[PDB]
Solved structure of RNA (Ribonuclease MRP RNA subunit NME1; Internal Transcribed Spacer 1), 339 nucleotides shown. The structure was determined by cryo-electron microscopy at 2.8 angstrom resolution and released in 2020. It comes from the structure "Cryo-EM structure of yeast Ribonuclease MRP with substrate ITS1". The sample was in a buffer at pH 7.5. An Rfam search finds the family "RNase MRP" in it. Its family is annotated with ribonuclease MRP activity, ribonuclease MRP complex and rRNA processing in the Gene Ontology. Rfam's curators write: RNase MRP is an enzymatically active ribonucleoprotein with two distinct roles in eukaryotes. In mitochondria it plays a direct role in the initiation of mitochondrial DNA replication. In the nucleus it is involved in precursor rRNA processing, where it cleaves the internal transcribed spacer 1 between 18S and 5.8S rRNAs. Rfam 15.1 lists 3,510 matches to the family in 2,315 species. The family is grouped with related families in Rfam's "RNaseP clan". The entry has 10 different proteins, among them Ribonucleases P/MRP protein subunit POP1, Ribonuclease MRP protein subunit RMP1 and Ribonucleases P/MRP protein subunit POP3. The 2020 paper behind the entry is "Structural insight into precursor ribosomal RNA processing by ribonuclease MRP".
Context: bound to proteins that are not shown
RNA sequence: AAUCCAUGACCAAAGAAUCGUCACAAAUCGAAGCUUACAAAAUGGAGUAAAAUUUUGUUUACUCAGUAAUAUGCUUUGGGUUGAAAGUCUCCCACCAAUUCGUAUGCGGAAAACGUAAUGAGAUUUAAAAA
RNA sequence: AAUUGUUUAAAUCAACUCAUUAAGGAGGAUGCCCUUGGGUAUUCUGCUUCUUGACCUGGUACCUCUAUUGCAGGGUACUGGUGUUUUCUUCGGUACUGGAUUCCGUUUGUAUGGAAUCUAAACCAUAGUUAUGACGAUUGCUCUUUCCCGUGCUGGAUCGAGUAACCCAAUGGAGCUUACUAUUCUUGGUCCAUGGAUU
RNA sequence: AAACACAAA
Numbered sequence: 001a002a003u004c005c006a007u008g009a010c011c012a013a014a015g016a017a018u019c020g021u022c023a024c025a026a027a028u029c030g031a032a033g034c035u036u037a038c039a040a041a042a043u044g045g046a047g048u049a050a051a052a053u054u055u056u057g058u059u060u061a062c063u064c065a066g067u068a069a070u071a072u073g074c075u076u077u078g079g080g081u082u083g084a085a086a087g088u089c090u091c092c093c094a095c096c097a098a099u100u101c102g103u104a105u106g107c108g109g110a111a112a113a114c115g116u117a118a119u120g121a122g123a124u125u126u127a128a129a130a131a
Numbered sequence: 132a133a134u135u136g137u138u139u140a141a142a143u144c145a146a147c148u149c150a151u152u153a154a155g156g157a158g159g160a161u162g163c164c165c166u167u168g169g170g171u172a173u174u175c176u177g178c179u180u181c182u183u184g185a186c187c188u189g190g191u192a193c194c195u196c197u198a199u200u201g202c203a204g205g206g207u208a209c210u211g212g213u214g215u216u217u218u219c220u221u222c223g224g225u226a227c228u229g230g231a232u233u234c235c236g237u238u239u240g241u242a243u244g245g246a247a248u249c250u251a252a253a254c255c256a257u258a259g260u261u262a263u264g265a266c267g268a269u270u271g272c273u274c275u276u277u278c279c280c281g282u283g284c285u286g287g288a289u290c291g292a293g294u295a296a297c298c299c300a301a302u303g304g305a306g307c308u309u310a311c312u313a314u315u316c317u318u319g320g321u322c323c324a325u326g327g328a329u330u
Numbered sequence: 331a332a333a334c335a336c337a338a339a
Stems, first nucleotide, its partner, number of pairs: 001330005007324001009321001011319001015311001016270001019267001021265002029078001032075002045064003049060002080297001089306004094225003106116002118151002158175001160173002163170002185216001186214001192207003229250004234245002273292002277288003
């Protein structure tokens, strides 16, 4: 010096998910939703059965939209939401062919006391951290 | 300025701070696979990327209004100069963004304009304003006491323990910093840190 | 409680 084993120190990533239940035409510890009103049956719908009426017309008794709607029910999720909700940090949340940071300045970005990349140096004797 | 119990370093590494590197196209040299040729990286010359703009003072030239002129104010084109720009922190322009109703004019012109009364709302979250409950059941995750095939295999099944902490929204989004994970769940890598063994 | 401030502490 190479490999393996065990400890310690430091950097980086994430914050398990699924099901059921809880009285009051209203309820729950709470919340939202089931509203572009039609079954082409409104071009004054389509037919069947009886009486009377010299057919029309009129009075009664029925069928058709059936994948039909079903009365306080029904479905959903709720404290880290593409990790810190915490913090006396910064910024956007009207515009201006321009007294309006008219800023083509390492890259990304609307901006940001914002992220990161290559090289050199530095320690109250320093650009600046402290007795 | 904020933050933090310790709060960057001071053998080497790692971490913080500051100082330089403008975008794209073309030619030459070097290094690698490759040896027609082509691809990538570095370095030097050098072109293309073009809105008559720090601010401000004075003079000259032209045009318009105030209804003749010298003169008074504004705009544009040019030249000259640091000129007391010592208020070294905000100081420019335009814009009625809730709803209801009524009156009037119109092919003479504009195809739409003028004004009036009353109220207070703009009420909006696939959590939304001190709420985010209550237990039951299932899988998976970490160690330990067991048996089998093939050593092994996010291989399988019993006896057991634990499911963490920081902590909690009050309008929405992004960046940064600061708290967490020791029988009070975990995961990946690194270490010119030490401890043991072989070559 | 939360959330706000060239406050206050």